[PDB]
Context: bound to proteins that are not shown
RNA sequence: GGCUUUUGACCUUUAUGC
RNA sequence: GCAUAAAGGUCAAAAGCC
Numbered sequence: 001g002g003c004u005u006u007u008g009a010c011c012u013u014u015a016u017g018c
Numbered sequence: 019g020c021a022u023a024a025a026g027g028u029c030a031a032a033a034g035c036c
Stems, first nucleotide, its partner, number of pairs: 001036018
Other pairs, nucleotide, nucleotide, family: none
């Protein structure tokens, strides 16, 4: 550097509860 | 606004393989 996976940040939705 | 799951987007960390 390539491919992929894991883990996050932010943003916008959908369902649900408060 | 918070909470769970899902959908889209932006950014990032690490790891596996090459």
About this RNA: This is an experimental structure of RNA, with 36 nucleotides shown. The entry also contains 2'-5'-oligoadenylate synthase 1, not shown here. Ions in the entry include magnesium. It was solved by X-ray diffraction to 2.7 angstrom. The work is reported in "Structural basis for cytosolic double-stranded RNA surveillance by human oligoadenylate synthetase 1" (Donovan et al., Proc.Natl.Acad.Sci.USA, 2013). It comes from the structure "Structural basis for cytosolic double-stranded RNA surveillance by human OAS1". Crystallisation conditions: 10 mM HEPES (pH 7.4), 350 mM NaCl, and 5 mM MgCl2, VAPOR DIFFUSION, temperature 293K.